[PDB]
Context: one part of a larger RNA, bound to proteins that are not shown
């Protein structure tokens, strides 16, 4: 020296895409000036419709077209004397002059971001994110922070405050005003480039406005430059100037601006942009207004061979008529038969158990100063040589967030009483209409007397043996039961004769609250006083 | 009372079929996101700021000193623009060649870049130059087993005959108005 | 066609028999 | 004399498999009766001989020779696994000389 | 790759 | 809605499917192209209210378990002696 | 410790009042059904 791969296909009819699928697939190597060695590989049979697709030429006119110059077309390149503007690197006009065949496309003006990147694979590419670049704040190294049961181990960092971690601003140039009061956070009793704020009335200069100037109130402070019909502006298409034969459009410019404003930044600002917006210049079938033609399909013939869909059909028009828009039901017309080619008014035409509204024993994922909760980490207090407890900040975990209504929201409302309309029995709704009430009184309770009295109430034609006042004496605004109605789903809710004890004022009658009709709360749990038990 | 055979009720998957979703344990990053080691690729032209030599070459030749593409080079998030990556517009296709494709046209093309191989981060989660982006044909919580025949006052459905009988759509109440009780009306 | 009940409200003086 | 009938109520029959006893009969014990649940499985019709694809340019066949296109043509890699060579379907075919993997 | 041998 | 119900066989009159759902549907409201098979109040324990029998019922075997019954006012005089 | 009997009281005013207490967004939305 052993052992494994070596056939075949490899931009493809053989690999990933269910396919012999126009998608997708990584390295190495070859011919060619205007061209191009080797090697590779091939299509049913016509044509002189319509409409369609992708090209090609076009008379006069030249954006007159459309939301929009969408698509198309168009001397496109290359050097230049002189002027603009700049962040001094750029970057724009510009008569004119130079091109063998080939390849070829603008500039201003406003708005937004500085830039070159990035991004919703399958409707958004953008002014959205990212950047260099400012600030604030935390972090003495076993660093602050992140992962992890962590007692571990590891990232940061093998860095060391000109360094790291968070956080909002966003090249550059000029700037960046006040307030920490109450409710929170955080901290060294301080902090706004931290989260957030930043007024009203009124009088007042020759005529005339205006208010330079004055007084009052109330806050923690009362919006300082600066910009302004805006990407902000209800009235609105504001007023003026340019632009055009003609302007809800663009540029400037006038202004306390419904609701601008300074690091959630204010105002500018060369370059740069497949970003909006508007203008010049050429072009041109975009258009007046279309025409002809070429390749491919369609259309015609043989082969092969899908799918949406279908409760049965032999399935006319017009008015009435009906779950209120009828091929089918009434009235009035409708008489050769099947298909092809082509168009696309109905069949409330096909596909998808409507997104939109609403309604639900409804779900889920996000937000909080909506309940409850300690389970990480901080902090606090204690206690052994990595611990236990919490009405605190953060993470994190469960759980709540009525109904009625001429749809829902938004606004009212929800017990309980008296009156008004649906007639003189009784009942009777509507987000109909008028007016009350969620007490009051130690006498305005009960009960016996005497009269020149006979009213009030939320509202009320209650009552003469009856009330109201006025004297007098008093607690029945009681213990224990109760026949029999009213009235009503039920639950409770009304009236009440009588019997038994103790009592009042009368002297044998009456009181078991109040002239009547409103002044309300089940059950639970909790509490007080007495009495029985264990 | 007990035993049988009916009707109704209770309670256990309990007439049937259908959720969105809830808990708990596995599988996945061979699609994409971000990252690590290792490999490779980008015609040909333009413009700009630097870069000199074992002793650059030649006149000067001291002294001053000149002249000359005399540099097989770095740098630019640089420009036109083949490959490549992209996905501005417009048309065509719409069970289509494709469950996202073609023509045309356009952007970037030496960098914050594209490609290949293999690895790591996993769902109470990963990644994210942030779109609620992606995470094996469409993610405000992935696949797949169980728990579990989850619940569903809701929408559908409920198979042979013949004979007799025969309602209501009002009142009250109610997390209650498209449910139920209870009275009413029907049978006795 | 059972029992039980009496309801849609308001009023007069008229008989004449016995020697 | 009485008998229209939704919801619902009462009352009888009759059919399908399967035990028990002589092919019936009778009693029983049930996975017991199906026009329309966008039901579940297998068949087989409509849309229709329609859409869409189409017998490898030329001579009657096409080795061969003309004719057009292209000038991904050739080597490997990732994967793929006999798709490669022959008429009776049995067969046949990958060789390390200097490669590559084997760290 | 070159000495004798071979 | 393709059929009834007649007729001298010419032909005349009548006549908007079903099923779910509704105050109300031929319905321009909702399913179904057709044939054949499959496909929905069933078990068990307890209650309670009707039918049907046993005359207590289960063990055990002359003694036990379960059900079920147990004082409300002792109120009547019908003698043709 | 337990039970009767006499009484009261809070949140029940959404007033027959009870899962002890207790707001909000969705154009990112999803199912069930008129």
């Nucleotide at each position: 020296a052993a052992u494994c791969g070596u056939a075949c296909c490899g931009c493809a009819a053989a690999c990933c895409a269910a396919c012999a699928c126009a998608g997708g697939u990584u390295a190495g190597u070859u011919a060619u000036u205007g061209u191009a060695a080797a090697g590779g590989c091939u299509g049913u049979a016509u044509a002189a419709a319509a409409c369609c697709a992708g090209g090609a030429u076009a008379a006069a006119g030249g954006a007159a077209c459309u939301c929009g110059g969408c698509a198309a077309a168009a001397u496109a390149g290359g050097u230049u004397a002189u002027g603009u503007u700049u962040u001094c690197g750029u970057a724009c006009a510009a008569a004119a002059c130079c091109a063998c065949a080939a390849c070829a496309a603008a500039a201003g003006u406003a708005g937004u971001g500085a830039c070159u990147g990035u991004u919703u694979a399958c409707c958004a590419a953008a002014a959205a994110c990212a950047c260099a670049a400012g600030a604030c704040u935390c972090u003495g190294c076993u660093a602050a922070c992140a992962c992890u049961u962590a007692u571990a181990g590891u990232g940061g960092a093998a860095g060391u405050a000109u360094a790291g971690u968070g956080u909002c601003u966003g090249a550059u140039a000029c700037c960046u005003g006040c307030c920490c009061a109450a409710a929170g956070g955080c901290a060294a009793a301080g902090c706004a480039a931290a989260c957030g704020g930043c007024a009203g009335c009124u009088g007042u200069a020759a005529c005339u406005c205006u208010a330079a100037c004055g007084g009052c109130u109330c806050u923690a402070a009362g919006g300082u430059a600066g910009c302004a019909a805006a990407a902000u502006u209800c009235c609105a298409u504001g007023g003026c100037a340019u632009u055009u034969a003609a302007a809800u459009g663009a540029u400037g410019u006038c202004c306390c601006g419904c609701a601008u404003g300074a690091a959630u930044g204010g105002u500018a600002u060369a370059a740069c942009a497949a970003c909006u917006u508007c203008u010049u210049a050429a072009c041109u079938g975009u258009c007046u207004c279309u025409a002809u033609u070429c390749u491919g399909g369609a259309u015609u013939a043989g082969g092969c061979g899908a799918a949406c869909u279908u409760u049965a059909a032999a399935u006319g028009c017009u008015u009435g008529u009906g779950c209120a828009g009828a091929u089918g039901c009434a009235g009035g017309c409708u008489a050769g038969c099947u298909a092809a080619c082509a168009a696309g008014g109905g069949a409330c035409g096909a596909a998808g158990a409507g997104a939109c509204c609403c309604u639900a024993u409804g779900c889920a994922g996000c937000u909080u100063u909506a309940g409850g909760g300690c389970a990480g980490g901080u902090u606090a207090u204690u206690a052994u040589u990595c611990a236990a407890u919490a009405a605190a900040c953060u993470a994190c975990c469960u759980u709540u967030u009525u109904u009625c209504u001429g749809g829902g929201a938004c606004g009212g409302a929800c017990g309980c009483u008296c009156u008004u309309a649906u007639u003189a029995a009784a009942g009777a709704a509507a987000c109909a209409a008028g007016a009350g009430u969620g007490a009051g009184c130690a006498a305005u309770g009960g009960u016996u007397u005497u009269u020149a009295c006979u009213a009030a109430u939320u509202a009320u034609a209650a009552a003469a043996a009856a009330g109201a006042a006025a004297a007098g004496c008093u607690u029945a605004a009681c213990u224990g039961c109760a026949a029999u109605a009213c009235a009503a789903a039920c639950a409770a809710u009304u009236a009440a004769a009588g019997c038994a004890g103790g009592g009042g004022c009368a002297u044998u009658g009456u009181c078991g609250g109040c002239a009547a009709u409103a002044a309300u709360g089940c059950a639970u749990u909790g509490a007080a006083g007495a009495a029985a038990u264990a | 009372u007990u035993a049988c055979a009916g009707g109704c009720a209770u309670u256990u998957a309990a007439u049937u079929c259908g959720a969105a979703g809830c808990a708990u344990a596995g599988c996945g990053a061979g699609c994409u996101a971000a990252c690590g080691u290792u490999u490779a690729g980008c015609a040909g032209g333009u413009u700009u700021g630097c870069a000199u030599a074992a002793a650059u070459u030649a006149a000067a030749u001291a002294u001053a000193u000149u002249a000359a593409a005399a540099a097989a080079g770095c740098a630019a998030g640089a420009c036109c623009g083949c490959a490549a990556a992209g996905g501005u517009u417009u048309c065509u296709g719409u069970a289509g060649c494709a469950a996202u494709a073609g023509a045309a046209u356009c952007u970037u093309g030496u960098g914050a870049c594209u490609u290949a191989a293999c690895g790591u981060u996993a769902g109470g989660g990963g990644c994210g130059a942030u779109a609620a982006a992606c995470c094996a044909a469409u993610c405000a919580c992935g696949c797949u087993a169980u728990g579990g025949c989850a619940u569903a006052g809701c929408u559908a459905a409920g198979u042979u005959u013949c004979u007799g009988c025969g309602a209501a759509a009002u009142a009250u109440a109610u997390u209650u108005a498209g449910g139920u009780a209870u009275a009413g009306c029907u049978u006795a | 066609a059972a029992a039980a009940a009496c309801u849609u409200u308001a009023u007069a003086g008229a008989u004449a028999a016995a020697a | 004399g009485c008998a229209g009938g939704u919801a619902g109520c009462a009352g009888a029959a009759c059919g399908u498999u399967c035990u028990a006893u002589a092919u019936a009969a009778u009693a029983g014990a049930a996975u017991u009766g199906c026009u329309a649940a966008u039901g579940c499985u297998g068949g087989u019709a409509u849309a229709a001989g329609u859409a869409a694809c189409u017998a490898u340019g030329u001579a009657a066949a096409a080795a061969u020779a003309c004719a057009g296109c292209u000038a991904a043509g050739c080597u490997a890699a990732a994967g793929g696994u006999u798709u490669u060579g022959c008429g009776c379907a049995a067969c046949a075919g990958u060789g390390a000389a200097a490669c590559g993997a084997u760290a | 790759a070159a000495g004798u041998a071979a | 809605a393709a059929u009834a119900a007649a007729u001298a066989a010419g032909u005349u009159u009548a006549a908007u499917a079903c099923c779910u759902u509704u105050u109300g549907c031929a319905g321009c409201a909702u399913g179904g192209a057709c044939c054949a098979g499959c496909g929905a109040u069933u078990a068990a324990a307890u209650g309670c209210c009707g039918g049907u029998a046993a005359u207590u019922a289960g063990c055990a075997a002359a003694g036990u378990u379960a059900a079920a019954c147990u004082a409300a006012c002792g109120a009547a005089a019908a003698a043709u002696a | 410790c337990g039970u009767u009997c006499u009484u009261c009281a809070a949140c029940c005013a959404a007033c027959g009042g009870a899962a002890u207490a207790a707001a909000g967004c969705u154009a990112c939305g999803c199912u069930a059904g008129g």